[PDB]
Context: one part of a larger RNA, bound to proteins that are not shown
RNA sequence: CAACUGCAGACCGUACUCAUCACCGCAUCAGGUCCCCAAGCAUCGAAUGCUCUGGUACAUAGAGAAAGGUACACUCAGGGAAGUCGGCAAAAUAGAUGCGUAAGUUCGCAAGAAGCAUUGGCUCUGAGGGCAA
RNA sequence: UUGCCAACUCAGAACUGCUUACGGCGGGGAAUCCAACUGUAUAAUUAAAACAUAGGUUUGUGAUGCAUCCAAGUGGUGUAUGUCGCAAACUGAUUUCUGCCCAGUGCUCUGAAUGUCAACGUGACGAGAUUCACCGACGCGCGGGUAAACGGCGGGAGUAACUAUGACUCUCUUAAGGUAGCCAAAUGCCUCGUCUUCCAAUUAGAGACGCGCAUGAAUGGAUUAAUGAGAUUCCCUCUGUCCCGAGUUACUAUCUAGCGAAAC
RNA sequence: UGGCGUAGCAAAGAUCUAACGGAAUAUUUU
RNA sequence: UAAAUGCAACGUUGGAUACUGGAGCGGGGAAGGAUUUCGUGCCAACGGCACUCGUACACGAGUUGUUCGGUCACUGAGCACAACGUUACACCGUUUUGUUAGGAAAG
RNA sequence: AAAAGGGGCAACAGAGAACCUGGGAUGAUAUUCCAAAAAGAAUUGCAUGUGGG
Numbered sequence: 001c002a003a004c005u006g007c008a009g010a011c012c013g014u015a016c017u018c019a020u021c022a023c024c025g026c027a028u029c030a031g032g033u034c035c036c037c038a039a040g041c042a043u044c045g046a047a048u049g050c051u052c053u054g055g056u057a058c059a060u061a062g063a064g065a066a067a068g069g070u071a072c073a074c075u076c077a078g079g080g081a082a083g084u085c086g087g088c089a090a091a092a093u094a095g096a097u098g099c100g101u102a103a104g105u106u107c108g109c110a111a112g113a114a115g116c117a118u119u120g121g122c123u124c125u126g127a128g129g130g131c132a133a
Numbered sequence: 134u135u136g137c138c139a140a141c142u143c144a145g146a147a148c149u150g151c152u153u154a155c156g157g158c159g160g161g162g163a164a165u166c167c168a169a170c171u172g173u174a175u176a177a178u179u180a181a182a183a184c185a186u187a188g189g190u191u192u193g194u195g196a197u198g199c200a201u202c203c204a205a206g207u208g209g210u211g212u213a214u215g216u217c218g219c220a221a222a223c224u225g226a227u228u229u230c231u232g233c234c235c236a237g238u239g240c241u242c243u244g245a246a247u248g249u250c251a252a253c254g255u256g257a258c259g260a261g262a263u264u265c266a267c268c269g270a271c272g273c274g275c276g277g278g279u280a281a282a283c284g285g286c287g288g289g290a291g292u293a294a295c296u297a298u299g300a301c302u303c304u305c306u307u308a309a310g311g312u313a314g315c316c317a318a319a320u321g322c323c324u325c326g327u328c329u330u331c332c333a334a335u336u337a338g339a340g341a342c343g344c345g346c347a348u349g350a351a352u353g354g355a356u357u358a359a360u361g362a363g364a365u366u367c368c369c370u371c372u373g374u375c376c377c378g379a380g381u382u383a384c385u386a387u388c389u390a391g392c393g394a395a396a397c
Numbered sequence: 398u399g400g401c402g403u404a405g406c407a408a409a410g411a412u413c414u415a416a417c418g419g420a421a422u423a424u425u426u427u
Numbered sequence: 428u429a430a431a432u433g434c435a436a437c438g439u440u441g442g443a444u445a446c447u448g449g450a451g452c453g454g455g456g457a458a459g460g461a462u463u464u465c466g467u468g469c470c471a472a473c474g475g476c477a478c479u480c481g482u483a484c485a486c487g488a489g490u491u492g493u494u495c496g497g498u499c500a501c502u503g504a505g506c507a508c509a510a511c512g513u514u515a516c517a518c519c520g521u522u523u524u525g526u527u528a529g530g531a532a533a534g
Numbered sequence: 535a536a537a538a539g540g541g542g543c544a545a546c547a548g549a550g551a552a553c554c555u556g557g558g559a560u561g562a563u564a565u566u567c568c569a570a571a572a573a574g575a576a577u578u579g580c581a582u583g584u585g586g587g
Stems, first nucleotide, its partner, number of pairs: 001586001003584002009578001011497003016460002023032002034456004039051004054447004060390003068385004073381004078376002082374001087371001095119005104109001106226001120149002123146006129138005160369007167361002172184002188224007199211002202208001228355003232286003237283002239279004244275001248273002254267004287305005314348001315345001326342005391406002397399001412443007464488005473481002494576001501548001505543002508540001511520002554574002556568002
Other pairs, nucleotide, nucleotide, family: 002585cWW005582cWH006581cWH007580cWH008579cWH014492tWH015461tHS015463cWH016022tWS018458tHS019033tWH019458tWW020408tWW021482tHS025029tWS043045tHS043047tHS045047cHS051448tHS052449tWH053451tWW067386tHS077377cWW080372tHS080374tHS081087tHS081088cWH081372tWH083374cSS084086tHS093159tHS100114tHS101113tHS102111tHH103110tHS105108tWS106108cHS106357cHS122147cWW167182cSS169359tWS170186tHS175180tWH187225tHS189281tWS195215tSS196214tWW198212tWW201209cWS203206tWS204517tWW205513cSS205519tWS224351cSS226357tHS230350tWS231351cWH234308cSS235282tWH246274cWW247274cWW250270tHS252269tHS258263cWW259262tHS280283cHS285309tSS292300tHS293298tWH299300cHS299301tWS306310tWS307309tHS311312cHS311349tWS312350tWH313349tHS317324cWH321323tWS331337tWW332334tHS335337cHS350353cSS373377cWS384407cSS393402tHS393404tHS394403tWH395401tHH396400tHS402403cHS411444tWS419421tHS419479cWS424433cWS425432tWS462489tWS462490tWW465561cSS469483cWW470481tWH472483cWS488562tWS489490cWH492565cSS493552tWS502545tWH504544tHS508522tHS509527tWS510521cWH513517tWH525539tWS527532tWH545548tHS553565tSS553575cWW559564tHS560562tHS586587cHS
């Protein structure tokens, strides 16, 4: 000095929660509060709709067509803003693909300007690649 | 050349069908006013045309400095800095411009030239307190500069071959007498100004006109593509906003069981 | 203390059935 | 006779129906809370209705580290003991631009 | 034996940091409990002793 072997390895935290009931709002209050893990199908998708695992049926209930209400609920002949301070509210447009697109302009835009057409189901065809001999 | 194998995208054809059939998913156009734009902002009635912004201009300052904190000191900040920096104001992209006035108030001067003044000093009368005289800085006064400092920017008569207007003349008067532009404009009292356009009809909108109560140039003037939960007017589409209302749903109200307040 | 057994206890869709448990039953002499 | 004279409501298990729909009434942590965790019992008051249920009430139990987190044992935006100075009065100022103190601070 | 510039604190998301599975091991704790076939397999900090020396 590199191996092997023998002995010894101090202190504090450790339960539970992290929320439509455990925190702050006088409360088990439809408010607020940082981090990690994140399945299947439709689809451009952490949009939206439905589902296996995990989790929940807890939020006072029963009977039940009065008027008048609220609504994250609708429909109306003919006319189409005549309503109203005022198109407020509602209606209305809408995905994708092919074509087409004005004035003005600081030349970048305006632009998804405007506008027209197609879209379902079923049975087929073509194009777009890799590896060995 | 043969064999085996993987990914769903795009294009095309025949046949066949519609009751135009989940969810999700921009209404569009022609103009006027304001602000260039993205952004911020009155927690609990105001989100805007307000603030900010890039751009533009001006001021102070070479460190024993400029601005400036602390009751104070060998104290503290811009400053770990050094004029392409730091500190203090105003306007508000670009484009095209930014006229005249320094008399007032302010700021400033490397004019102190003279008049005026406080303590401190220097002399006198008096016994002394007291009294008097002289000297005495900055500043003020006097004289310059400065408006992208605060601000301001006229009246009255006559006059051209129909009238009308007045290029031209004359006269009062300022520090200077509103220039380029723009307008019944978010600025115009009268006023629902006058003309055109838009409707059957318009105190509304747009385009013109201007002796404009009381427009106007970084107290910024004019204009502007793009942008806006900004203000205004018209058109297409569309509709229960309306003519003029009717029907249906869910939760209430209504009845029951349990529970059970307040305001007044 | 009247108001008064009144106003209400209406967001988040919702429960049904049999057996068992429980004093909470299938409790009647008029 | 049976209905027209004991209604209404509670928990568990099996079965049925349904919701959340992975940015969840899923599974773990910080801040905050501090026994709300577990078993047995119990229904007076409380969970704005109900309870045989309960984060309610009662009696007993539960948290085990050489390696996990922290200290041991780093610097940051920063703080301010000593020293010095100031203040009638320290209960004030300075104390990271390599760095305290007119300053002999090394054991 | 040369070294100038006193003593500290401030991060449970920065720097630093030697351990992993299985369990019939609970009513409630676990990378913390398990006993000789440790269910076991490891890694690292101190001192010792032997063999190489």